Shown are 46 nucleotides from a PDB entry: RNA (HIV-1 subtype F genomic RNA). The entry is indexed under HIV-1, RNA, antibiotic, paromomycin, extended duplex. Bound small molecules: paromomycin (PAR). The structure was determined by X-ray diffraction at 2 angstrom resolution and released in 2008. The depositors describe the entry as "Crystal structure of HIV-1 subtype F DIS extended duplex RNA bound to paromomycin". Crystals were grown from: MPD, MgCl2, KCl, Na cacodylate, pH 6.2, VAPOR DIFFUSION, SITTING DROP, temperature 310K. The entry also models potassium and chloride ions. Freisz et al. published it in Angew.Chem.Int.Ed.Engl. in 2008: "Binding of aminoglycoside antibiotics to the duplex form of the HIV-1 genomic RNA dimerization initiation site".

[PDB]
RNA sequence: CUUGCUGAAGUGCACACAGCAAG
RNA sequence: CUUGCUGAAGUGCACACAGCAAG
Ligand code: PAR
Numbered sequence: 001c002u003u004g005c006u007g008a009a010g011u012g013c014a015c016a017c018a019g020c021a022a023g
Numbered sequence: 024c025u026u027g028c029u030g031a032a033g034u035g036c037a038c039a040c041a042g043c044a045a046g
Stems, first nucleotide, its partner, number of pairs: 001046007010038006017030007
C1' cells in the first nucleotide's frame, strides 16, 4: 500500500430524527 | 404532508484518520 474487520461527535452523496418558519 | 432553516443524534455506500489480520 491492498482486501477485510474494529475504533462517540471528520468529509461526500442519499436518507432518518428534533425543533422552528412557510405553504 | 410539502418545502426551507437550524441542530458535537440514527442509517446506507464511498472516502479520511487510528488500530488489528493476512498478503
Ligand atoms: C468511523 O465513523 C468509525 N465507525 C468510528 O468508530 C471512528 O471513531 C470514526 O470513523 C473516526 O473518524 C461516518 N459518515 C462518519 C463517522 N465518524 C465514521 C464513519 O466511518 C463514516 O461513514 C465508517 C467507515 O467508512 C466504515 O464504514 C466504518 O465506519 C468503520 O468503522 C464501512 C461501511 N459501513 C461498510 O463498508 C462496512 O459496513 C464496513 O464499514 C465494515 N463494517